16S ribosomal RNA, nucleotides 929 to 1541 from Lactococcus lactis subsp. cremoris MG1363: 613 nucleotides with solved positions. An Rfam search finds the family "Bacterial small subunit ribosomal RNA" in it. Clan: SSU clan. Rfam links the family to the GO terms ribosome and structural constituent of ribosome. The 2017 paper behind the entry is "A general mechanism of ribosome dimerization revealed by single-particle cryo-electron microscopy". Released in 2017, the model rests on electron microscopy data to a resolution of 5.6 A. The sample was in a buffer at pH 7.6.
Context: one part of a larger RNA, bound to proteins that are not shown
RNA sequence: UGACGGGGGCCCGCACAAGCGGUGGAGCAUGUGGUUUAAUUCGAAGCAACGCGAAGAACCUUACCAGGUCUUGACAUACUCGUGCUAUUCCUAGAGAUAGGAAGUUCCUUCGGGACACGGGAUACAGGUGGUGCAUGGUUGUCGUCAGCUCGUGUCGUGAGAUGUUGGGUUAAGUCCCGCAACGAGCGCAACCCCUAUUGUUAGUUGCCAUCAUUAAGUUGGGCACUCUAACGAGACUGCCGGUGAUAAACCGGAGGAAGGUGGGGAUGACGUCAAAUCAUCAUGCCCCUUAUGACCUGGGCUACACACGUGCUACAAUGGAUGGUACAACGAGUCGCGAGACAGUGAUGUUUAGCUAAUCUCUUAAAACCAUUCUCAGUUCGGAUUGUAGGCUGCAACUCGCCUACAUGAAGUCGGAAUCGCUAGUAAUCGCGGAUCAGCACGCCGCGGUGAAUACGUUCCCGGGCCUUGUACACACCGCCCGUCACACCACGGGAGUUGGGAGUACCCGAAGUAGGUUGCCUAACCGCAAGGAGGGCGCUUCCUAAGGUAAGACCGAUGACUGGGGUGAAGUCGUAACAAGGUAGCCGUAUCGGAAGGUGCGGCUGGAUCA
Numbered sequence: 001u002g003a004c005g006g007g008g009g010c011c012c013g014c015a016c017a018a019g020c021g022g023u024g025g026a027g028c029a030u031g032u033g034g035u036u037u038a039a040u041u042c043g044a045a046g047c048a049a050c051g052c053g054a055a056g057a058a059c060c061u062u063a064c065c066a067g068g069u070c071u072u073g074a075c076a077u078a079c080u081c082g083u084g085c086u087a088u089u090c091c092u093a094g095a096g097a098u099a100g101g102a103a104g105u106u107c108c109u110u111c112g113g114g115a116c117a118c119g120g121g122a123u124a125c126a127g128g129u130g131g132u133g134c135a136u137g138g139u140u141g142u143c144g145u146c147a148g149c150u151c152g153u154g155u156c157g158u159g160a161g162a163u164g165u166u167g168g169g170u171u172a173a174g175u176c177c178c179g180c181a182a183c184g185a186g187c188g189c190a191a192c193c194c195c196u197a198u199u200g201u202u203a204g205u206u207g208c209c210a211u212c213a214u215u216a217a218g219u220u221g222g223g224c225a226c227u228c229u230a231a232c233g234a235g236a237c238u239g240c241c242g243g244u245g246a247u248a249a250a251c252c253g254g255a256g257g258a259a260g261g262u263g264g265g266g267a268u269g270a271c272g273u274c275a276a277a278u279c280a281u282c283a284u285g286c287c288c289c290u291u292a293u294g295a296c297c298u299g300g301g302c303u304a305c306a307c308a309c310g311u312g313c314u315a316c317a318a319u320g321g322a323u324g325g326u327a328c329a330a331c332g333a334g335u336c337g338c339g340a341g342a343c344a345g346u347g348a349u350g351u352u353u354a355g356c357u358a359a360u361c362u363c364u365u366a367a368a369a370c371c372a373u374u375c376u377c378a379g380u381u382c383g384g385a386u387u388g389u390a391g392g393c394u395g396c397a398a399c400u401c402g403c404c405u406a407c408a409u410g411a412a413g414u415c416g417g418a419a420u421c422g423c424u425a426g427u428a429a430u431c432g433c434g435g436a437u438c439a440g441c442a443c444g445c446c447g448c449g450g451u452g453a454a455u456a457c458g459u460u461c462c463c464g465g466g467c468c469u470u471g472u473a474c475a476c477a478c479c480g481c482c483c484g485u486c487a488c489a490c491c492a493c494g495g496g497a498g499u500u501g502g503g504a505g506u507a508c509c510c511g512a513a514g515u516a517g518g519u520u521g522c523c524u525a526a527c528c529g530c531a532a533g534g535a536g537g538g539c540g541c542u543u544c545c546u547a548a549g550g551u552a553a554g555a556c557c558g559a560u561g562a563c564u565g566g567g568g569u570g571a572a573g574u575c576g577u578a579a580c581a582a583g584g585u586a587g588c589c590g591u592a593u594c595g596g597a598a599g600g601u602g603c604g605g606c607u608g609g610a611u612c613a
Stems, first nucleotide, its partner, number of pairs: 001475002003472003007469007016458001019423005026314003031309003034305002042053002064301002066298003070294001073125001079121003083117001089102005130287003141274001143272001148187006155162002166179001169176001193266004198234004208223002212221001227359001237260001240254004316416001320375001322373001325371001332363001334361001338355001344349001382413001387408002390405004429451006478583001480580001483576002488570004493565003498560005507551003514545001516543002524536001527534002588605003592601003
Other pairs, nucleotide, nucleotide, family: 002477tHS004581tWS005581tSS013459tWH014018tWW014455tHS015462cWS016461cWS017457cWS018455cSS024418tHS025315cWW025413cSS026412cSS029311tWS030310cWS031050cWS032045tWS034306tHS036040tWS038300tWS039300tSS039301tSS044049cSS051444cSS055435tHS055445tHS057061cSS057063cHH058395tWS058439tWH062064cHS062302cWW063302tWS069295tWS070292tWH071292tWH072076tWS072122tWS073075tHS073126tHS073127cWS074127tWS074294tHS076078tWS077125tHS078123cWS082118tWS082119tWH084107tSS084116cWW084117tHS094096tHS096297cSS102103cHS105118cWS107115cWS109113cWS111113tHS128288cWH132279tWS133137cWH135279tWH135284cWW136283cWW136284cWS137282cWS139278cWW142273cWW142274cWW143273cWW146271tWW147188tWS148271tWS151165tHH152164tHS153183cWW154162cWW154181tSS163182cHS167178cWS168176cWW169249tSS170175cWW171173tHS172190tWS174188tWS197235cWW201232cWW202203cSS202228cWH203224tSS204207tWS204208tWH204226tHH205207cHS205359cWH207359cSS209211cWS209218tHS210223tWS211213tHS212222cWS213220tHS218219cSS220221cHS221222cWS229230cSS230231cHS235258cWS235259tWS236257cHS238240cHS238241cWH238253tWH239255cWW239261cWH240261cWH244250tWS244251cWW245248tHS245249tHS255261cWH256260tWH257259tHS260261cSS269270cWS270271cWS278282tHS312443cWS315412tWS316379cSS316413tSS317380tHS317382tWS318376tWS321374cWW323373cWW326370cWW327368tWH328367tWH329366tWH329432tWS329449cSS331332cWS331364tWS332364tWW333338tWS333363tWW334337cSS334362cWW337356cWS338356cWW338362tWS339354tHS339355cWS339362cSS340341tHS342351cWW343350cWS343351cSS345347tHS347405cSS348391tSS348392tSS354361cWS355361cSS356358cHS367450tWS375378tWS379380cHS379382tHS379413tWS383410tWS383412tHS384410tWS384411tWS385410tHS389406tWH394398tWH394439cSS395397tHS398402tHS398439cWW398440cWS402440tSS425454tHH426427cHS426452tWS427453tWH428452tHS437442tWH438440tHS438441tHS473579tWS473580tHS480583tWW481579cWW481580cWW484597cSS486573tWS486574cWW492566cWW496497cHS496561tSS496562tHS497561tHS503555cWW504554cWW510548tWW511547tHS512546tWS515544cWW518541cWS519521tWS519541cWS520522tHS520523tWW520537cWH521540cHS522539cWW523537cWS523538tWS571572cSS575596tWS576598tHS583584cWS586607cWW587606cWW587607cWW591602cWW
């Protein structure tokens, strides 16, 4: 600095409410997912996938596959050439492709031939609608039609960070406004664009007849603004006023004002998010790019169905369903096509196409309200699942892979779990028209309008947004972090029934040698009288210390060890809500005590704790 809060302070917003319906009940369309293929095309998968690309692929259309199916490639730009008008049209076969033949190609300017390049020899590589969208650009849906997002100058802070943006109400508004380290610039809802909602300028065209109407008749020789027709301006800007607002911006209302408080409705998708979508418009990295994912034909798939949601209409009924005759906006393409009161009709469509360059015309005469009768009660003149057909339209062909018109049988279905979603104005509901695609083909598919409601007590509450404050152990950012026992396996440490080594130690036994002492019993070169005998001498001779070895009772230290306690590591098992926000009972300690475990209960203490007590 954000996130987030089962923290708060607030404000809004069919956010809830407050009223009215739908879906999910059924029956049938419609799209994916599953099932399943010669095939069943790739992306979308709640918001923000499914009436989706693909608002019509009968089918070669098609993505992709099967088969026939070739390899200068069907489509190709490419070097070169005998050289040219490529013709269309055919005929043969074949499913057509695709092959053979016929006239179908032998030079358009000073002549190669440009021109049709003719058809070839061939570098060259288009032709994947292939792969690769967290690789591609661009587009692209979203939050969010938020009211917020920003940035520059500047100051301050070590620094990210504050400034605008805090500010006072108000708004839808970061609307302005008051203090402000501020000021300005944007990006802006707001402002500019259409459409409709009041009046003038235009005035008959194919459309207007109020009018000279003067009757097919709005259509007329005509009437002219009447439709106002749309081409224009003026028309509602707090414009004015009162209670106001700090002073203002604004509010509340009033009159005027046709319209009153941006009259109302579209638009106007922002700093930025979602790496999602667009490799089938758009492309680079590389891949198959040349005999192949590139094609011509042919039909079958593409839509197939055990089954869920996407998904509207139809019903269940008396407001229906028959009985009729309304009156309306639309209503755009068009004399390319729409296509009369000309018509066989049950209708498709013909039979005619009148009109038709649209303010002609067929469309364009839509429905409910209208009265007429009944079925007034029931699986119901039902409810319309099919079906079997019997026909038409479309196109070369209606099963895949369109219908439509009958008719006969006419199943469900007797108001719809849990729930969901939408609905505060012409709003739901509702009824029609056209486009829309297109030979054919559209309940939901675009817009326009015909009818026509209810709902505001309230922000209790969910949800979504926006600020501001706290907290954070988050920056992955509440799908955040997160542990404690694991009853999983590795790693090292402890322990230990033990075991085995080390060195040093205790007194005793022992005692080699040697010294010393005693002892001459053996015992004698040189010494004494001279060896009659002495000294001394080795040996003779015990002891002392005593080197080593044994003993005992250790201690130390290492190694070692069945099983076993803890811890760390790795899984991503499993148990759990804790610790983190007042983190879900704030804790955090020391201590006692109960749990599988996160942990609890209690004693007392402190914020390293809250709304703020």